[PDB]
Shown are 62 nucleotides from a PDB entry: RNA. Method: solution NMR. The entry became public in 2015.
């Protein structure tokens, strides 16, 4: 320095018309507490994208 997650959390970001403050839509998601292997030790994996974000917990490797 890299990758897997069928993973956890929230305070958090955007935008419209006429009128300058009134009404106020949507997003953080679905299948399945899913199948095989087996040296019983344990091993592996899947599609779209909402207009897009942040910290991080296990393991493996040159």
């Nucleotide at each position: 320095g890299c990758a897997g997650c069928a993973g956890g959390g929230a305070a958090c970001u955007c935008a419209c018309g006429c009128u300058u403050g009134c009404g106020u839509a949507g997003a953080g998601g679905c299948u399945a507490a899913g199948u095989g292997c087996u040296u019983c030790g344990g091993c592996a994996c899947a599609g779209c994208a909402c207009a897009a974000g942040c910290c991080c917990g296990c393991u493996g490797c040159g």
The entry is indexed under RNA, VS ribozyme, Catalysis, Mg2+ ions. The PDB entry is titled "NMR structure of the II-III-VI three-way junction from the VS ribozyme".